[PDB]
Context: one part of a larger RNA, bound to proteins that are not shown
RNA sequence: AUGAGUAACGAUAAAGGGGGUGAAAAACCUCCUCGCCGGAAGACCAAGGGUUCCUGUCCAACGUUAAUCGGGGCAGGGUAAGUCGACCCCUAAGGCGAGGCCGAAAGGCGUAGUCGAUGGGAAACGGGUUAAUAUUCCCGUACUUCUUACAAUUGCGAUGGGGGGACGGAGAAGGCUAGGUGGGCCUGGCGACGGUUGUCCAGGUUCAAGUGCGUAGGCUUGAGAGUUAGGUAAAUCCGGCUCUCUCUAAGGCUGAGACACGACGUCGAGCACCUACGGGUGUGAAGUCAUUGAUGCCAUGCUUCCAGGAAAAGCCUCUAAGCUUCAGAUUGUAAGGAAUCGUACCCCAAACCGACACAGGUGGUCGGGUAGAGAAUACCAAGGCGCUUGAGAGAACUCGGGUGAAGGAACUAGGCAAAAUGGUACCGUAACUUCGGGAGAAGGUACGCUCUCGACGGUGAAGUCCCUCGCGGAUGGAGCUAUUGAGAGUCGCAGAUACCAGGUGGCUGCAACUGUUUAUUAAAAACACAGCACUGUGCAAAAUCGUAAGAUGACGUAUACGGUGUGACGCCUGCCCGGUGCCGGAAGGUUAAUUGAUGGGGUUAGACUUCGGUCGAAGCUCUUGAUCGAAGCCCCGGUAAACGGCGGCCGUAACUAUAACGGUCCUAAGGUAGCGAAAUUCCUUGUCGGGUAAGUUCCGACCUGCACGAAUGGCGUAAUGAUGGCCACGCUGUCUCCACCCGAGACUCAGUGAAAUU
Numbered sequence: 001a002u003g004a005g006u007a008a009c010g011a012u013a014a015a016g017g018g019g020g021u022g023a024a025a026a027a028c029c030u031c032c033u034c035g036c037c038g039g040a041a042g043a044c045c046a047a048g049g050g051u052u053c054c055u056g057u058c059c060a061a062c063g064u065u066a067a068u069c070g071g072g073g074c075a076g077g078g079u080a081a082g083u084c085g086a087c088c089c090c091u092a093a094g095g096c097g098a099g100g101c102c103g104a105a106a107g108g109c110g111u112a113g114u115c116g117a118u119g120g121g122a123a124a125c126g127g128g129u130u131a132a133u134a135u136u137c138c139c140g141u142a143c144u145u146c147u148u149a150c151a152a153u154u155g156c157g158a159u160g161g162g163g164g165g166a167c168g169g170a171g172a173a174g175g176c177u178a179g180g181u182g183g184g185c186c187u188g189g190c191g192a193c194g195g196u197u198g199u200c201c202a203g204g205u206u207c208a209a210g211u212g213c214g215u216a217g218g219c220u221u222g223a224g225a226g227u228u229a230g231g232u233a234a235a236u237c238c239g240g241c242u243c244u245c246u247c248u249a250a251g252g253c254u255g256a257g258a259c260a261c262g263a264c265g266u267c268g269a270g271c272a273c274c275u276a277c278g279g280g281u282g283u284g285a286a287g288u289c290a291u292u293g294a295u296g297c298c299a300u301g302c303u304u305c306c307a308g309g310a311a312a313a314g315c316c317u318c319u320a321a322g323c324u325u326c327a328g329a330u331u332g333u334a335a336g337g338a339a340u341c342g343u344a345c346c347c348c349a350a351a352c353c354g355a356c357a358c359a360g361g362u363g364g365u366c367g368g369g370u371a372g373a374g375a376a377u378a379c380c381a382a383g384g385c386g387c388u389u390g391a392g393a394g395a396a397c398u399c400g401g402g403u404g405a406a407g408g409a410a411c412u413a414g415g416c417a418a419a420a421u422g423g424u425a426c427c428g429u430a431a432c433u434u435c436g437g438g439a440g441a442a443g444g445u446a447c448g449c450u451c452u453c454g455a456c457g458g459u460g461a462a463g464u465c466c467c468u469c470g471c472g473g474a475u476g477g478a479g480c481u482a483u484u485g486a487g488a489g490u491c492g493c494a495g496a497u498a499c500c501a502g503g504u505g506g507c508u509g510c511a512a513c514u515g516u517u518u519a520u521u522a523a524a525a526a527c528a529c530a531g532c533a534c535u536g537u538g539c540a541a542a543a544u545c546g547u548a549a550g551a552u553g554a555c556g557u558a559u560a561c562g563g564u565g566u567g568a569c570g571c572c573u574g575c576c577c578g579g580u581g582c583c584g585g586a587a588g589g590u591u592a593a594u595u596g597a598u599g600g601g602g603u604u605a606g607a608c609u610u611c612g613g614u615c616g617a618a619g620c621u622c623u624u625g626a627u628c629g630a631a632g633c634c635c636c637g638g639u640a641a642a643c644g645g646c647g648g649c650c651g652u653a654a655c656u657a658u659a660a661c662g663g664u665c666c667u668a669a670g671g672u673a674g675c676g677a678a679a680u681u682c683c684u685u686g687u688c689g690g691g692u693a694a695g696u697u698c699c700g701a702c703c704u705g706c707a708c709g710a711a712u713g714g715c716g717u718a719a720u721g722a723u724g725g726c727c728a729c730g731c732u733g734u735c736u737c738c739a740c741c742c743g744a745g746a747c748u749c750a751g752u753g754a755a756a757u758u
Base pairs, nucleotide, nucleotide: 001758008752009751015033016032017031018030019029020028034386035385036384037383042366043365044364045363048346049345052344053077054076055075056074057073058072062070063069082143083142084342085341086340088121089120090119094115095114096113100109101108102107124141125140126139127138128137144338145337146336147335148334149333150332151331152330153329154328155323156322160318161317162316163315168305169304170303171302174298175297176296179292180291181290182289183288184205185204186203187202188201189200190198207265210261211260212259217254218253219252220251222245223244224243225242226241227240228239230238231237257471267287270283271282272281306309352361353360368380369379370378371377389750390749391748392747397745398744399743400742401741402740403739404738406736407735410734415731423447424446425445426444427443432437434568448490449489450488451487452486453485454484455483457481458480459479463475464474465473466472467470491495503729504728505727506726507725508724509723510721511720515527516526531566532565533564534563535562536561537560543552544551545550569716570715571714572713574646575645576644579643580642581639582638583637584636585635588634589633590632599623600622601621602620603619606615607614608613647665648664649663650662651661674708675705686702687701688700689699690698
C1' cells in the first nucleotide's frame, strides 16, 4: 500500500444563552440559567513522582476534534522554621559483625559491638500576608532546651542497682467537648403574582496555644521509729522484717472540661473610599443563652476475659571506682545559642502503579443540614464538577431500561434471566434438636395527617437554705428538650407511599460447623478444622536447615515436641500377621574389609649333563587363597486406627419356590455390624410404591452389592452451605408471541483516524 476515509474518539453527570478576546470560539475568559458529586467527583497528609506549582508568551508537535486553552513548548519567578518532618538520642524484627568458631577457595555462623522504624524520646498557638510559602514571613502571645558567667545552698560521681517509661482483646457506665439546632441579640428587609409590621424574612452572632486554677473521673492509707540471709560490689535507693500510731476517712499522685487571663487585641455583616475600574485602606454592629451531642477528650482509665498483652533510651533515684579551697550537684539571675537538610505542586490521581490525559489499583485524617439506626440511602451545604469530538436523524439490529391483553415455567440442560419479597411494633409460629437452636419458621394486624384527653424522661434558671466558703452541697422548679398511650377525625387507588429494603416452604445427596484454594475458565463433595488414634522422641530429644560451625525444635522437657492417618458429635469400628513394612529374637547357615595357611609358577647360586639341555636352595617375585571376621539376609516370633487382604463348587424342607441345612476344594483369612440400583449398579429407564395427564431425574423401598463396608473409617446426625438433585406456592416477556415506549450506539454532516488480512 489494502481494509477505509471504515471502526472508534474511553463511563448516558447535560447542557442553553448573552457578552468578551482572537485570524478563527461547541470546547478559553466572563455573566445568567440548567444539571452532577457531596463519607466525594470535597478538603488534607504519607508514599510515590519530581517543577507538573505561579506568571508572561507561543500553538508546530503533544492534547483521540478545534483551541485563543493546557499537566504541551519557551522564558522568568516561586519553597523562609529553636517548636512540623528529617538529621539526632533509643531500641524491634532483622542486617552487618573486631576478635572467635567453622568451612577446598569464595565464604558460613556468631560474641563484644554497631546499624536498623513501621514504635519510644523537648518545645507554638491565634490572626494577617504572596501571583505562587507559610504552625516557616509579619503581628499578637507562648513554650522547650542548651551553653557561658555569676550568686546562694551543696557530697558529687555509672557502662552498675532500683524505679519509671511501658503498652492486650472485648465491654460498659459516667463526665465532657467539638460540632448541630433553637431562642435572644445585632444589621438589613417589607416583597416581579393573592397575602406578608409579623408568633414575619435573611445574614451574622470570632478567637487558640499557653499560664493560672485543680474540677468530673482514675489510682494509692499515711506518719514515725528500729532493723536487714536479698538487688554479682556498694547504697542513705529498692525488696524484706518488727514496733507503735492513723486506715468510708485524708494526704498524695493523676486529670477531661469549666472559669480567669491571653483578648480594651483579633475577627466581624456592613458601610467609607480609588478606579487605572482591578483595588487600596478604614473602621466596623451584635458577639449571649438553652438544648442536643460525637466514632473526639477524661481513657495508657474502669470492668472482665484468656490467647496473658514490645524493647531500649530520655527521665527519677541509689550508690561504686574516683574527686573533696575543687570538680560537680541544686535553685536562681543575666548574656548568648538552638545548627543542617526538607518545605513548591499532584495524592478517591491527566502529576503515583497500570505502555495511554487508561471506567482498574493506591495507607492515614476530616465528615455540615433534612430525613434516617446509620459513615446505608435520597435530596442538599462547604467545596468541586458537566467526565477534550460536536451537530442532526429518530430504520433494521445491538446494548441498558419502562409497560403490557389472555395465559403463567407450557421456556430451558436448568426458572438462566427477570418478576416477586423487603421496615418497625405487636400477635403468632411445625417437624426436628446437640436444648443453643430450627426462627425473621410459616402467617397475620397496625402504620399518613389533624385534633382531644392523657402518662412520662432528661437538663436545670431564679429564689431559698447549709456551709468543711469553693470549679461546694442540698432545695427548688422556670425555661429547654425528648418519649409514649388512648380516643375522635380526615384525604387518597395507595401512609414502611420515593430511595432504601429477606421470596418462602417440602424432600434428599455430600461436607459437622466459621474458615482455605486453582492471581486470570474449577470455591467444591477438595484443603483446614476441633476431636480421635498410631508412632517416634529422656533432652547434646527426635526431626529439619547446614560440609561444618551453628540454628530451629525450646529458653520447651513425655499433660512436651515431631511424623502419619482419621476428621464435630452419636452408635460403633468385625475377620486375616501368609505378602510387604516395622518391632523383637538370636541359635545356626551365608557374608566385606582384614589376615595371610598352604599349593603352583618365574628368576638363578648350584648340581647333573647324552652338552641338547634337565633338575634347582636362598632371596626376590607372580599367583593361590586355610584361618579370622560384623551387620544384613536366610531363619524364629510379634504387629493391621501398618501398606494390605477379606474365596469357590454343589445339593437340599409338608404345594411350589428358595435355601435355614449338608458335602467338597482352596486360603493368611474368607466381608461382621451397618448400609445398599448408592457421588458406587454394567445389564438398566432393574422391580415395586409415591409424586405428574404423562417422571431415563426425585423420594420410599426391595437386594442377583457387574464392582458397598467399618479411622483410605461404617452408619446416623441438630445446625450450617453463593454445595449437588428434586418438588410446591408466590412471581413473572422465560415462553405461547411478541407489541409499544425511553435512552446509548447503528445512519447522515463536519474534524480526527486505526485493525486483523492481502
Annotation:
An RNA structure (23S ribosomal RNA, nucleotides 1246 to 2003) from Vibrio natriegens, in which 758 nucleotides are resolved. Primary citation: Raulf et al., Nucleic Acids Res. (2025), "The structure of the Vibrio natriegens 70S ribosome in complex with the proline-rich antimicrobial peptide Bac5(1-17)". The depositors describe the entry as "Cryo-EM structure of the Vibrio natrigens 50S ribosomal subunit in complex with the proline-rich antimicrobial peptide Bac5(1-17)". The entry is indexed under Vibrio natriegens, Ribosome, Bac5, Bactenecin 5, 50S, V. natriegens. Among the 28 different proteins in the entry, which are not shown, are 50S ribosomal protein L32, 50S ribosomal protein L27 and 50S ribosomal protein L28. The entry also models zinc ions. The sample was in a buffer at pH 7.5. Method: cryo-EM, resolution 2.7 angstroms. The entry became public in 2025. It holds a match to the Rfam family "Archaeal large subunit ribosomal RNA". Clan: LSU clan. Its family is annotated with ribosome and structural constituent of ribosome in the Gene Ontology.